[PDB]
Molecule: Ribozyme
RNA sequence: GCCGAAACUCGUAAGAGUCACCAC
RNA sequence: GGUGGUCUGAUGAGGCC
Repeated sequence: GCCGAAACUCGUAAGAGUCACCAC
Repeated sequence: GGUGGUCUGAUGAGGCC
């Protein structure tokens, strides 16, 4: 790389989503 | 697919290749 319990944010809900920067 | 940190709402217990 990939999957992903949990957190967070958004959404009335079913649910959905994630950068930036610095050292070595 | 690197290790240790900053900030951030912007996450990773544990597993897999």